[PDB]
The RNA with a sequence from Escherichia coli (strain K12), together with DNA, has 73 modelled nucleotides. The entry also models magnesium and zinc ions. The PDB entry is titled "CryoEM Structure of E. coli Rho-dependent Transcription Pre-termination Complex". The reconstruction used 82,394 particles.

Context: bound to proteins that are not shown
RNA sequence: CCGCACCU
RNA sequence: CGGAGAGGUA
DNA sequence: GGGTATTCGCCGTGTACCTCTCCTAGCCC
DNA sequence: GGGCTACCTCT
DNA sequence: TGACGGCGAATACCC
Numbered sequence: 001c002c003g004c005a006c007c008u
Numbered sequence: 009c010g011g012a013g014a015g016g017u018a
Numbered sequence: 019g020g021g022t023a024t025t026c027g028c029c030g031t032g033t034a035c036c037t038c039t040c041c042t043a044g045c046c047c
Numbered sequence: 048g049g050g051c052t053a054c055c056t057c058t
Numbered sequence: 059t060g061a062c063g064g065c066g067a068a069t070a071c072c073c
Base pairs, nucleotide, nucleotide: 010041011040012039013038014037015036016035017034018033020072021071045050046049047048
Other pairs, nucleotide, nucleotide, family: 022070cWW029064cWS059060cWH067068cHS
């Protein structure tokens, strides 16, 4: 050292 | 940075 | 009241130096 | 194997 | 660790 996923 | 025993040197 | 048999256990282990070893694991929990 | 703590044997 | 090396002295045996 806290969670992977882009419509006007 | 200690206590007891055994052996030895002068 | 005291002069002395046995004796209960009262404190000296020459000086200096060197090598080596030993150093508690217990109980019902 | 172990916690603060206690049993080894000798006039 | 029991002997002691011998010194001061516990309870004892008469003088």